[PDB]
RNA sequence: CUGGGUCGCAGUAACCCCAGUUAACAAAACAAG
Ligand code: PRF
Numbered sequence: 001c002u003g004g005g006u007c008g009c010a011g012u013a014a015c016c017c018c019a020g021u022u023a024a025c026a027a028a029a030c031a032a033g
Stems, first nucleotide, its partner, number of pairs: 001020005009033001011030001
Other pairs, nucleotide, nucleotide, family: 002023tWS005027cWS006028cWH007011tWH007029cHS008010tHS008031tWS010032tHS011014cWS016028cWS017026cWS018024tHS019023cSS
C1' cells in the first nucleotide's frame, strides 16, 4: 500500500487490532470531534 474488524454516539482520509488479493477466527483500549 491493499482487504477486513469486536468495541465506540462518532472510525470514507488520524490512530488501534487481525490478515495479504482465496486478505482467518477474534480482541480492548483510543480519537479529530
Ligand atoms: N480505529 C480503531 N478501531 C477501529 C477502527 C478505527 O478506525 C475501525 C474502522 N473500520 C474499526 N475499529 N481504533
Shown are 33 nucleotides from a PDB entry: RNA (PREQ1 RIBOSWITCH) with a sequence from Caldanaerobacter subterraneus subsp. tengcongensis. The work is reported in "Analysis of a preQ1-I riboswitch in effector-free and bound states reveals a metabolite-programmed nucleobase-stacking spine that controls gene regulation" (Schroeder et al., Nucleic Acids Res., 2020). Bound small molecules: 7-DEAZA-7-AMINOMETHYL-GUANINE (PRF). It comes from the structure "Metabolite-bound PreQ1 riboswitch with Mn2+". The structure was determined by X-ray crystallography at 2.68 angstroms resolution and released in 2020.